[PDB]
Molecule: 7SK RNA
Organism: Homo sapiens
RNA sequence: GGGAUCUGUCACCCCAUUGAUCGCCGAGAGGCUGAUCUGG
RNA sequence: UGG
RNA sequence: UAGGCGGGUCCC
Numbered sequence: 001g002g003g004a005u006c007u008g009u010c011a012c013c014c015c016a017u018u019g020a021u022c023g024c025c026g027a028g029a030g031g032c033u034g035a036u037c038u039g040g
Numbered sequence: 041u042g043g
Numbered sequence: 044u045a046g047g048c049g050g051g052u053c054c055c
Stems, first nucleotide, its partner, number of pairs: 001055010012043002014040002019037004023032003
């Protein structure tokens, strides 16, 4: 000096909703990360 | 060792 | 081979 990893932080999609609880829109089925927590 |  | 930065570890 470089790489992965561990960590704190923070955009992103998936595997997480036969992981958990709440919130919002919708008569309803359905849709939305809108909030918190957790795992690959 | 999901990417 | 999802993107950046500070600290720790391991490897070179």